[PDB]
Context: bound to proteins that are not shown
């Protein structure tokens, strides 16, 4: 490089079904 | 909490699509 997965308030961990954005201290 | 950031797409995007920045595997 290449393929796939990840960068969610302070810190872990959703948000694994597009509807003004959540759980623990 | 500007859901990394610019643009798209849609009535509307953390969420779907590109495009750049930063990390983690594996490459028979």
């Nucleotide at each position: 490089g290449c393929u796939u997965c990840c960068a969610u308030a302070g810190c872990u961990c959703a948000g694994c079904a597009g509807g003004u954005a959540g759980a623990g201290c | 909490g500007u859901c990394a950031g610019c643009g798209g797409u849609u009535c509307g995007a953390g969420c779907c699509c590109g495009c750049u920045u930063g990390g983690a595997a594996g490459c028979u």

Shown are 53 nucleotides from a PDB entry: RNA (TRNA(THR)).
Rfam match: tRNA. On this family, see Hou, Trends Biochem Sci 1993: "The tertiary structure of tRNA and the development of the genetic code". Rfam's curators write: Transfer RNA (tRNA) molecules are approximately 80 nucleotides in length. Their secondary structure includes four short double-helical elements and three loops (D, anti-codon, and T loops). The family has 954 seed sequences and 5,335,975 matches in Rfam 15.1. Rfam links the family to the GO term triplet codon-amino acid adaptor activity.
Sample source: B.subtilis tRNAThr(encoded by the trn1-Thr gene) was transcribed in vitro as a precursor with 6 nt 3'-extension from PCR fragment generated from plasmid pHMT1, using oligonucleotides HP560 and CC079.
It was solved together with RIBONUCLEASE Z.
It was solved by X-ray crystallography to 2.9 angstrom.
The 2006 paper behind the entry is "Structure of the ubiquitous 3' processing enzyme RNase Z bound to transfer RNA".